Shown are 77 nucleotides from a PDB entry: RNA (P-site tRNA-fMet M1) from Escherichia coli.
C1' cells in the first nucleotide's frame, strides 16, 4: 500500500447458494478412411485446482496468508 475479477496438462477451459471417481476445445504420439492428400473418426499420454496456512472423509465451491496476471487507478522517460 492501487478501485474487480481471476490463476486446472505444451495452450485455452468446465466443478456459480452443487466442498464426492480431474474433463473438454485445440495442440503432441498413433490407428482408421482414401488409389494418395486433405477434411473427418477411433485411441493413447499429458495434473497438489497459482503458491502457503486455519477447517476437514472433501477444497478457489468454508476460510486466511504468500506470488503472478487481467478492469481501469498504471505514473509517463
Nucleotide at each position: 500500500c492501487g478501485c474487480g475479477g481471476g490463476g486446472u496438462g505444451g495452450a485455452g477451459c468446465a466443478g456459480c447458494c452443487u466442498g464426492g471417481u480431474a474433463g473438454c476445445u485445440c495442440g503432441u504420439c498413433g490407428c482408421g478412411c482414401u488409389c494418395a492428400u486433405a477434411a473427418c473418426g477411433c485411441g493413447a499420454a499429458g495434473a497438489u485446482c497459482g503458491u502457503c496456512g486455519g477447517u476437514u472423509c472433501a477444497a478457489a465451491u468454508c476460510c486466511g496468508g504468500c506470488c503472478c496476471c487481467c478492469g481501469c487507478a498504471a505514473c509517463c522517460a
Source information: Among the 48 different proteins in the entry, which are not shown, are 50S ribosomal protein L30, 50S ribosomal protein L6 and 30S ribosomal protein S12. It holds a match to the Rfam family "tRNA". Its Rfam clan is "tRNA clan". The PDB entry is titled "70S initiation complex (tRNA-fMet M1, initiation factor 2 + CUG start codon)". Keywords: translation initiation, tRNA-fMet M1, frameshifting, initiation factor 2, RIBOSOME. The reconstruction used 42,825 particles.